Released in 2023, the model rests on electron microscopy data to a resolution of 2.21 A. Shown are 1528 nucleotides from a PDB entry: RNA (16s Ribosomal RNA) from Acinetobacter baumannii AB0057. It is bound to Streptothricin D (OIY). The reconstruction used 451,971 particles. An Rfam search finds the family "Bacterial small subunit ribosomal RNA" in it. Its family is annotated with ribosome and structural constituent of ribosome in the Gene Ontology. On this family, see Yusupov et al., Science 2001: "Crystal structure of the ribosome at 5.5 A resolution". The family is grouped with related families in Rfam's "SSU clan". Among the 48 different proteins in the entry, which are not shown, are 50S ribosomal protein L21, 50S ribosomal protein L20 and 30S ribosomal protein S15.
Context: bound to proteins that are not shown
C1' cells in the first nucleotide's frame, strides 16, 4: 500500500398481434431426510420431534497442620512349649464433630411482547477468597455428636437416658478506626493451629524468642451482584375504554439500598386512537443465508444477557440460593416391604423405551488448560483434553504413466460394407502416491526432587521465603501420534443423472391414447429424437439425484421502485373533528437541519495486508469496518417556535343582473275516463290475421250539459339552475346559491379531510287519504311441439297527497377535492368595456356550456386550458381468475335488507384495445325469363319410364332439396346378373416360383337340366451345340391367387354445384411498436376489374376479351362418282356426243376497322343517326369454368392405405328374379275433335347409316314378311316413303266416321329358345278421356309452338338420348313485388370460423365447506366454602443449659394455643376455543345422460344496473336509470 465492484432473462391466454395479469422454470443456501453407488486423509458438525416416561453406571469433594475418640499393620524390650507369649514408643487409616466447598463449572428453551435483552445515561447499596493501609488477638462458662446403656424394625433405619473435645456455641473484659447521639456522651470484636531455635527457666515438661496460616474491627482498589430512567423491541378493533393500593401526599413499618414494597388516614386521581385492556404467537442480542442495494427470511454449533430444573406454594443456611444432583408443604406419578415401615426425579456424561423421514460410545486420562480442598504431599472433576460411530458438510489425495493401428474380436447403426465403440482394448517397456508389512522418531512439559550459592526477615548459620548454576533422576490418556527410511506388486480401489424445446448432448429396437413419462408448454391412437432396453454421447465424480425450506429473479405491496377512462382499481354527494400541508417582508430562537471535539459502540464474525499448517480447507498477529448511541461546541440558507409590518389567497358593505334552485297556497287550457240527456242505426274493437270483449233494454259516430284525478302541448335549445340526487303551465307569500363594476374594509382567517355527520333516483315498508290514465301479480284469448312469455281483452298492489323509514342504482364523465403553468380555430348562454354611427354590427374580457386541433402522453383507442399533458397538497382504493359483497361475528332496520368483512378448495388461465377473415332472421348498390307482358305446357284421362312404399326365396348395389327420380344403363328373354333356390370344384376360371410326365389336338357315343363324368378315334407336330430346349397339357407341392366384401370420412384420378358469378394475386416506396394496411379508393359507360377522368402512391400477372369450330356475301385452285348455260343427236330419261359457264363438293384467302356522313357526352371513355355494303357497333351458334365454397357425388370403370372371408363374403352350372302392385311421387307420349278424321290425286328438305351389310326388280301374301335376282367397300347403287303442304269429295257437333286403352282369334320375324317377359301384322272389341282445383314450368327469333327424317348402343327390343331439317308467331310499360348471386360498409363473446360460441335446473361420482336437538374436552370471570408449609400479629396453658441472683425466684428462649394472608381443593353460575352430532343448505371439480335455447348479429322480444312480483330450469313482467345499443 489494502480493506471491494455493483443489477442477464425465459415459457405459457390468441388465426395474428401489442397491452395488462397470474403461474411455472435457469441461482444461492441447509444440523437435512430418501434412492442408487461407495477408497482414503484433515478441519468440523450430529434428537430440529415427547419441557415424554425412565433400568444402571459415573457427573462434588476436600482438610488429622481445627478436634475427641476408634481401628489394623510393622518394630523394640521381657519371659518362656524355644519363636511362642505380655506390655511398650514411632508410622499409617477414619465413621462423627468442625472449616471451605456444595449458588461455579454442566443441561434446556418450558414460561416471559416486557419486571425480559439491545443502546445509552444515573444515585440510594451490599459485596466470601485477592491487593494495600490501620488497631487487635485478654480472660471465663455452660452444652453436643462422637461413645456407652435401653428399645423398635428383616433391615434399611428409628426413638430414649449418662458422659466428653474443639479454630463448635456464649457472657465478661478492653477499642486506631466502626453505630447510635439531644455534640454531653452512650454501644459493640476474636481462636487457635504448625515448622524452628541461643541463652535462662522446667512448680517436671513446657515456658521464652522467631517466623508462617489464621481470627476480630475499619477504610480504599479491584471483581460480582441488586435498584433506576430514556429510547428501541411481531400481529389482531370481527378486542375502545381500563384501572380502586389503583394515581398522588403524610405519620409509621419494613429492605444492603431509592420506591405502595407494606399498613392507617387525606385527596380523586392515572393510563388510553401517538392503540390502554383483552388476545394469538415468541427466549432476546452479537450474529446466519439471501439481495446491487434497500429490504426480505432466520436466532443450530461459537458468545454475552434472561429464564426453567417431575408440577404449584414457601422459606432456611449463608458473602452469595428462594438452590438441576439441598430442606419443607400439596398434586400426581413410579418402586421395595417380612404390612412393621420405607425410596426417587437424567432439560447433568453414557445408555433404555417411546416418537419420528431423521442424529452416535452405557470408550480412556486428569498428561495439558481450567475449577474445589490443602501447608504441602496429593485428591475429587462426564468441566476439559482425547478416543468410537455417520460421505452430514468442506477442503485434499488416488483409483496408474509412456508407447502401442496395414485399426483384433464383439456390440450397435447400415443405401450391406462400411461407419462408430477407437489408442479404445491387446502386446512392449516403467512407477509405489494412498492403503499394507518392518524399522527409526519430534511435539504438545512448563516444571518437581537432589545438590550448590546468593539475598532477605531474625539471637541465629536453624526454619520460611525470592533468586542463580551445573547435573541426576521424575513426569503423555492421545499412541503403534505428525512425520522420515525401507519391502513385494499394477497390483486393493468408479459410479450417478440426463440426451423433444426452456437446457450440453440421437439413433436402433419393443409397445400401440394400452404399458407408461410430465417443473411448464405437453409426449403415447404403427417410422415415438418425449414410455421400456440397447448402442452412442454430454455433466459431474466418491458422489451423484429426488423431496422439503429461505431469499432471488418478482417493479409481483413498488422507501429506493408500481397503479385505478375501457385492463383489478375515485366512497352517489357535500359539510367537517383529530391529524396533513400551508402566502410575502422583517428581527430573534437554534427544535428539526448541518459541522467539529470527546466517550462508547465486548471478543469472535464478515474484509484486507502478513504467518502457520507438505498445499487448502483450518488456526492466528495487526488493521479496517461495526454505516449506532451519547455529550459538548459551532453554522443559520431552509423548515418549525415567538414578535412585528404586508395585500396577489380566503372573506365582509354598497349598486346592478340571469336563472325549469327550494317550500307553502292560490288557479288557467287542452286531453283520457265516468254519468245524465238530443240526433241516429247496425255494427265497433282488436291483430300478421284472428279470437276473448263491447252493442238492438240502442253500441260505436256526433251535439250540450256535468263529476273526479294526474300531468303541464307549442315555447324547448350541443339551452339554463342546483353538491349530487334532481327541477318545465301561470300568480302571490317565505328563502337559498350564482354572476357583474368600482371603492371602501378584515388581514393568511387557507386546502384537504381517518372518524362523524347531512342529503340522496326508482322500487319497497307503516298510519290515514285519494283512485282519472297506466300497469307487477292475475284471468281470459291467440301463437307455438311446448308458451309457464312476446301479442290481445280486462286487471290488483302501486303509481297521486300527508307524516314517517328505508340508504340502494351502468347513483357514470365507468375520470377525488384544491392551486398554478402549457399552440391556436369555430359555436353558444348571463354579464363588464371599447368602436362605429341612430342602432344594428365589429372588436375585447369574464364565468359557464359545445366542436376541432400543434405540442406532450397512452398498449391502444384516444384525452388534449372543462387534460387522461406539466407540477405541488391531501383523501380514497387495486394486487390472478372463480369461492365470493358469500359465511360466522358485528352495528343499523318495522321487515326487504344495507355495512364491515374471511377461509378452506379448485384453474392457468381470465381480461383491455386493435388486426385479418367468416358470419348476421344490419343496411346501401345492380344483374339475371327473377318479376311483370306474352305464347305453350304440367297438376285431371290412358299408356311408357324412374323412383318412394308394399309384397317376394330373391325383388342385385349405387344416386336423394335446388345441385336424386328417360340418373350409372348408349338398350335385363338365356348371357349381361353382381341377387334366389338347388346342384357341384378347391394351389382354384386367372400370374410367378419348384418337381415330373406328355406335341397341342382330334373323331364318334353314353349318363346328367347343365356344371361334370366315362368310353371312344385319328393326329402325335418346331428348332437345335441336334444327350435337349420352344409352345400347349396334365399330375404333385406352398407361397399364394380371387372378392362387384367394408371404409368416398383414409386417398388418387375423375365430375356436379354456386355460375360464364366477377374477382383473385405480386415489387419498391410510404403508414403503424406490431399483427397489418395503401395500391382494387370515387365520378361516367360496358356482357366484363370493359374503357376514360378523379385518386401516397406507380405499375404488373391470372381471370374478362381474342387466338380454335361452324354459318351468312365474295374471290382463287380443283371438275368425277358430283353440275347442263350454249351446240348436237335424242328411246325426251345428263340418256348421248360433250361442256367447265352455274348448283355443289373442299382448301386456302378477302372482308367490318366506328370505316365515312350528322349531334351527343366532357374537354373523355362512350352515346344516338344516316349512307354504301350479304352483313355496323358482340351479325349468330359452339367450344373454352379464375381465386374458391359444399368431409358434394363415385371403393360397382379403374388405381390405391387400411380392415375382413379363404371347402367360402372365391370359382362352375339350371331354373327363377331385377318386369311383383291396395297405393304416393318425378318425367314423357297419346288425346279429347271442325285451323279436324277418313278417301282419292299431286309437291318440296337436311343430316346420316350400309360388306357375317343396304338392297333395285319380279313373284307370292290383306298384311308383317318369303323366294329368286341386280348394284354397291359407295358424290357411283342402297335405306327413301320425307310428313305437315296443295287440289277435289265426305262427314255436319254426335262420345260422333273424334279417341285408341283393354280384351278374344290367327299369323311373321330374330334368336339354343320370346310361358313368366320381344317387336310388328291382320280381323274383331272400342275403355277413360267433352281441355283438366289449390299450385307450377318453359321460352326474348329462325326462338316458342308444330311437323317428319336419321344415329350410338344393339341379334331382336326407343314415347329414352344425341342429331337433322319444314313451316312459323305473340309479347317486353318498366324494378315496387318474388327468387338467387355479386360489391362497400356496420356489430360480433364466432377462428373447427352459424353445421360456431355458449346459459341454468334435474341424474351420476368425488372433494371442501356453512347450519343443527344435543354430547364433550380445555381455558375463564365473578360469588361462597373449606384451607397446608410459611410469613406477620396477640397469648399466657406448660417445659426450660449459658444471663442476674446467696438462694427463693426473675429475665430470656422453647413447645402449645390463637388471629390475618396464600397455594391447591370444592360448589353455584355465566364466557371463550375445541373436538363430536341424526338431519339439513349452498358452492368447486369431473363427466355428457335429460329439458329447453337466457346472451354473444338488430342473437330473433337491444342489452346491462337498482328493486318488487312470478316461474321446473335457465328466466320473464313492472317502475326508474345507463349506452358499454344496430338501422333511420
Ligand atoms: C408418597 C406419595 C403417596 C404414596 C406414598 C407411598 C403413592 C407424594 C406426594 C408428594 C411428596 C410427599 C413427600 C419419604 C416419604 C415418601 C417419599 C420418599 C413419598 N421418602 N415420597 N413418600 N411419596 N404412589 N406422595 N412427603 N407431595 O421417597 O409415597 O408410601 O405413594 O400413592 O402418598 O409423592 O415422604
Nucleotide at each position: 500500500u489494502a480493506a471491494c465492484u455493483g443489477a442477464a432473462g425465459a415459457g405459457u391466454u390468441u388465426g395474428a398481434u401489442c397491452a395488462u395479469g397470474g403461474c411455472u422454470c435457469a441461482g444461492a443456501u441447509u444440523g437435512a431426510a430418501c434412492g442408487c453407488u461407495g477408497g482414503c486423509g484433515g478441519c468440523a458438525g450430529g434428537c430440529u420431534u415427547a419441557a415424554c416416561a425412565c433400568a444402571u453406571g459415573c457427573a462434588a469433594g476436600u482438610c488429622g497442620a481445627g478436634c475427641g475418640g476408634g481401628g489394623g499393620a510393622a518394630g523394640g524390650u521381657a519371659g518362656c512349649u524355644u519363636g511362642c507369649u505380655a506390655c511398650c514408643g514411632g508410622a499409617c487409616c477414619u465413621a462423627g464433630c468442625g472449616g471451605c466447598g456444595g449458588a461455579c463449572g454442566g443441561g434446556u428453551g418450558a414460561g416471559u411482547a416486557a419486571u425480559g435483552c439491545u443502546u445509552a445515561g444515573g444515585a440510594a447499596u451490599c459485596u466470601g477468597c485477592c491487593u494495600a493501609u490501620u488497631a487487635g488477638u485478654g480472660g471465663g462458662g455452660g452444652a453436643c455428636a462422637a461413645c456407652a446403656u435401653c428399645u423398635c424394625g428383616a433391615a434399611a433405619g428409628g426413638g430414649a437416658u449418662g458422659c466428653u473435645a474443639a479454630u463448635a456455641c456464649c457472657g465478661c473484659a478492653u477499642a486506631c478506626g466502626u453505630c447510635c447521639u439531644a455534640c454531653g456522651g452512650g454501644a459493640g470484636a476474636a481462636a487457635g493451629c504448625a515448622g524452628g531455635g541461643g541463652a535462662u527457666c522446667u512448680u517436671c515438661g513446657g515456658a521464652c524468642c522467631u517466623u508462617g496460616c489464621g481470627c476480630u474491627a475499619a477504610u480504599a482498589g479491584a471483581u460480582g451482584a441488586g435498584c433506576c430512567u430514556a429510547a428501541g423491541u411481531c400481529g389482531g378493533a370481527u378486542u375502545a375504554g381500563c384501572u380502586a393500593g389503583u394515581u398522588g401526599g403524610u405519620g409509621g413499618g419494613g429492605u444492603a439500598a431509592a420506591g405502595g414494597c407494606c399498613u392507617a388516614c387525606c385527596a380523586a386521581g392515572g393510563c388510553g386512537a401517538c392503540g390502554a385492556u383483552c388476545u394469538g404467537u415468541a427466549g432476546c442480542g452479537g450474529g446466519u443465508c439471501u439481495g446491487a442495494g434497500a429490504g426480505g427470511a432466520u436466532g443450530a454449533u461459537c458468545c454475552g444477557c434472561c429464564a426453567c430444573a417431575c408440577u404449584g406454594g414457601g422459606a432456611c443456611u449463608g458473602a452469595g440460593a428462594c438452590a438441576c444432583g439441598g430442606c419443607c408443604c400439596a398434586g400426581a406419578c413410579u418402586c421395595c416391604u417380612a404390612c412393621g415401615g420405607g425410596a426417587g426425579g437424567c432439560a447433568g456424561c453414557a445408555g433404555u423405551g417411546g416418537g419420528g423421514a431423521a442424529u452416535a460410545u452405557u470408550g480412556g486420562a486428569c498428561a495439558a488448560u481450567g475449577g474445589g480442598g490443602g501447608g504441602a504431599a496429593c485428591c475429587c472433576u462426564g468441566a476439559u483434553c482425547c478416543a468410537g460411530c455417520c460421505a452430514u458438510g468442506c477442503c485434499g489425495c488416488g483409483u496408474g504413466u509412456g508407447u502401442g493401428a496395414a485399426g483384433a474380436a464383439g456390440g450397435c447403426c447400415u443405401u450391406a460394407u462400411g461407419g462408430u465403440u477407437g489408442u479404445a482394448a491387446a502386446g512392449c517397456a516403467c512407477u509405489u502416491u494412498a492403503a499394507g508389512c518392518g524399522a527409526g522418531g519430534a511435539g504438545g512439559a512448563g516444571g518437581c526432587u537432589a545438590c550448590u550459592c546468593u539475598a532477605g526477615u531474625u539471637a541465629a548459620u536453624a526454619c520460611c521465603u525470592a533468586g542463580g548454576g551445573a547435573u541426576a533422576g521424575u513426569g503423555g490418556a492421545c499412541g503403534u501420534u505428525a512425520c522420515u527410511c525401507g519391502c513385494a506388486g499394477a497390483a486393493u480401489a468408479a459410479g450417478c443423472a440426463c440426451c423433444g424445446g426452456c437446457u450440453a448432448a440421437c439413433u436402433c429396437u419393443g409397445u400401440g391414447c394400452c404399458a407408461g413419462c410430465a417443473g411448464c408448454c405437453g409426449c403415447g391412437g404403427u417410422a415415438a429424437u418425449a414410455c421400456a432396453g440397447a448402442g452412442g454421447g454430454u455433466g459431474c465424480g466418491a458422489g451423484c439425484g429426488u423431496u422439503a425450506a429461505u431469499c432471488g429473479g418478482a417493479u409481483u405491496u413498488a422507501c429506493u421502485g408500481g397503479g385505478c377512462g375501457u385492463a383489478a382499481a375515485g366512497c352517489g354527494u357535500g359539510c367537517g373533528u383529530a391529524g396533513g400541508c400551508g402566502g410575502c417582508u422583517u428581527a430573534u430562537u437554534a427544535a428539526g437541519u448541518c459541522g467539529g471535539a470527546u466517550g462508547u459502540g465486548a471478543a469472535a464474525u464478515c474484509c484486507c495486508c502478513g504467518a502457520g499448517c507438505u498445499u487448502a480447507a483450518c488456526u492466528u498477529g495487526g488493521g479496517a469496518a461495526u454505516u449506532g448511541c451519547a455529550u459538548u461546541c459551532g453554522a443559520u440558507a431552509c423548515u418549525g417556535g415567538u414578535g412585528a409590518g404586508c395585500u396577489a389567497g380566503a372573506g365582509u358593505a354598497u349598486g346592478g343582473g340571469a336563472g325549469a334552485g327550494g317550500a307553502u297556497g292560490g288557479u288557467a287550457g287542452a286531453a283520457u275516463u265516468c254519468c245524465a240527456g238530443g240526433u241516429g242505426u247496425a255494427g265497433c274493437g282488436g291483430u300478421g290475421a284472428a279470437a276473448u270483449g263491447c252493442g238492438u233494454a240502442g253500441a260505436g259516430a256526433u251535439c250540450u250539459g256535468g263529476a273526479g284525478g294526474a300531468a303541464u302541448a307549442c315555447c324547448g335549445a350541443u339551452g339554463g339552475c342546483g353538491a349530487a340526487g334532481g327541477c318545465a303551465g301561470c300568480c302571490a307569500u317565505c328563502u337559498g346559491g350564482c354572476c357583474u363594476a368600482a371603492u371602501a374594509c378584515u388581514g393568511a382567517c387557507g386546502c384537504u379531510g381517518a372518524g362523524g355527520u347531512a342529503c340522496g333516483a326508482a322500487a319497497g315498508c307503516a298510519u290515514g287519504g285519494g283512485g282519472a290514465g297506466c300497469a307487477a301479480a292475475c284471468a281470459g284469448g291467440a301463437u307455438u311441439a311446448g308458451a309457464u312469455a312476446c301479442c290481445c281483452u280486462g286487471g290488483u298492489a302501486g303509481u297521486c297527497c300527508a307524516u314517517g323509514c328505508c340508504g340502494u342504482a351502468a347513483a357514470c364523465g365507468a375520470u377525488g377535492u384544491c392551486u398554478a403553468c402549457u399552440a391556436g380555430c369555430c359555436g353558444u348562454u348571463g354579464g363588464g368595456g371599447c368602436c362605429u354611427u341612430u342602432g344594428a354590427g365589429g372588436c375585447u374580457u369574464u364565468a359557464g356550456u359545445g366542436g376541432c386541433g400543434c405540442a406532450g402522453c397512452u398498449a391502444a383507442c384516444g384525452c388534449g386550458a372543462u387534460a387522461a399533458g406539466u407540477a405541488g397538497a391531501c383523501c380514497g382504493c387495486c394486487u390472478g381468475g372463480g369461492g365470493a359483497g358469500u359465511a360466522c361475528g358485528g352495528u343499523c332496520g318495522c321487515a326487504a335488507g344495507a355495512c364491515u368483512a374471511a377461509a378452506a378448495c379448485u384453474c392457468a388461465a381470465a381480461u383491455g384495445a386493435a388486426u385479418u377473415g367468416a358470419c348476421g332472421g344490419g343496411g346501401g348498390c345492380c344483374c339475371g325469363c327473377a318479376c311483370a307482358a306474352g305464347c305453350g305446357g304440367u297438376g285431371g284421362a290412358g299408356c311408357a319410364u324412374g323412383u318412394g312404399g308394399u309384397u317376394u326365396a330373391a325383388u342385385u348395389c349405387g344416386a336423394u332439396g335446388c345441385a336424386a327420380c328417360g340418373c350409372g344403363a348408349a338398350g335385363a328373354a338365356c348371357c349381361u346378373u353382381a341377387c334366389c333356390u338347388g346342384g357341384c370344384c378347391u394351389u382354384g376360371a386367372c400370374a410367378u416360383a419348384c418337381u415330373a410326365g406328355a406335341a397341342a389336338c382330334u373323331u364318334u357315343u353314353c349318363a346328367g337340366a347343365g356344371a361334370u363324368g366315362g368310353a371312344u378315334u385319328g393326329g402325335u407336330g418346331c428348332c437345335u451345340u441336334c444327350g435337349g430346349g420352344a409352345a400347349c397339357c396334365u399330375a404333385g407341392a406352398u407361397a399364394c391367387a380371387g372378392g362387384u366384401g367394408c371404409u368416398g370420412c383414409a386417398u388418387g384420378g375423375c365430375u356436379g354445384u354456386c355460375g360464364u358469378c366477377a374477382g383473385c394475386u405480386c415489387g419498391u416506396g410510404u403508414c403503424g411498436u406490431g399483427a397489418g394496411a395503401u395500391g382494387u379508393u370515387g365520378g361516367g359507360u360496358u356482357a366484363a376489374g370493359u374503357c376514360c377522368c378523379g385518386c401516397a402512391a406507380c405499375g404488373a400477372g391470372c381471370g374478362c376479351a381474342a387466338c380454335c369450330c361452324u354459318u351468312u356475301u365474295c374471290c382463287u385452285u380443283a371438275c368425277u362418282u358430283g353440275c347442263c348455260a350454249g351446240c348436237a343427236u335424242u328411246u325426251c330419261g345428263g340418256a348421248u356426243g360433250g361442256g367447265a359457264a352455274c348448283u355443289u363438293u373442299a382448301a386456302g384467302g378477302a372482308u367490318a376497322c366506328u370505316g365515312c356522313c350528322a349531334g351527343u357526352g366532357a374537354c373523355a371513355a362512350a352515346c344516338u343517326g344516316g349512307a354504301g355494303g350479304a352483313a355496323g357497333g358482340c351479325g349468330g351458334g359452339g367450344a373454352c369454368g379464375a381465386c374458391g365454397u359444399c368431409a358434394a357425388g363415385u371403393c360397382a370403370u379403374c388405381a390405391u392405405g387400411g380392415c375382413c372371408c379363404u371347402u367360402a363374403c372365391g370359382g362352375c352350372c339350371a331354373g327363377g328374379g331385377c318386369u311383383a302392385c291396395a297405393c304416393a311421387c318425378g318425367u314423357g307420349c297419346u288425346a279429347c275433335a271442325a285451323u279436324g278424321g277418313u278417301c282419292g290425286g299431286u309437291a318440296c328438305a337436311a343430316a346420316g347409316g350400309g360388306u357375317u351389310g343396304c338392297u333395285a326388280c319380279a313373284c307370292a301374301g290383306c298384311g308383317a314378311u318369303g323366294u329368286g335376282a341386280u348394284g354397291c367397300u359407295a358424290a357411283u347403287c342402297u335405306c327413301a316413303a320425307a310428313a305437315a303442304g296443295c287440289c277435289g269429295a265426305u262427314c255436319g257437333u254426335a262420345g260422333u266416321c273424334c279417341g285408341g286403352a283393354u280384351u278374344g282369334g290367327a299369323g311373321u320375324c330374330u334368336g339354343c329358345a320370346a310361358c313368366u317377359c320381344g317387336a310388328c301384322u291382320c280381323c274383331a272389341u272400342g275403355a277413360a278421356g267433352u281441355c283438366g282445383g289449390a299450385a307450377u314450368c318453359g321460352c326474348u327469333a329462325g326462338u316458342a309452338a308444330u311437323c317428319g327424317c336419321g344415329g350410338a348402343u344393339c341379334a331382336g327390343a326407343a314415347u329414352g338420348c344425341c342429331g337433322c331439317g319444314g313451316u312459323g308467331a305473340a309479347u317486353a310499360c318498366g324494378u315496387u313485388c318474388c327468387c338467387g348471386g355479386g360489391c362497400c360498409u356496420u356489430g360480433u363473446a364466432c377462428a373447427c370460423a352459424c353445421c360456431g360460441c355458449c346459459c341454468g335446473u334435474c341424474a351420476c361420482a368425488c372433494c371442501a365447506u356453512g347450519g343443527g336437538a344435543g354430547u364433550u374436552u380445555g381455558u375463564u370471570g365473578c360469588a361462597c366454602c373449606a384451607g397446608a408449609a410459611g410469613u406477620a400479629g396477640c397469648u399466657a396453658g406448660c417445659c426450660u443449659a449459658a444471663c442476674u441472683g446467696c438462694a427463693a425466684a426473675g429475665a430470656g428462649g422453647g413447645c402449645g394455643g390463637u388471629u390475618a394472608c396464600c397455594a391447591c381443593g370444592g360448589u353455584g353460575u355465566g364466557g371463550c376455543c375445541g373436538a363430536u352430532g341424526a338431519c339439513u343448505g349452498g358452492g368447486g371439480u369431473g363427466a355428457a345422460g335429460u329439458c329447453g335455447u337466457a346472451a354473444c348479429a338488430a342473437g330473433g322480444u337491444a342489452g346491462c344496473c337498482g328493486u318488487a312480483g312470478g316461474g321446473g330450469a335457465a328466466c320473464c313482467u313492472g317502475c326508474g336509470g345507463c349506452u358499454g345499443g344496430a338501422u333511420c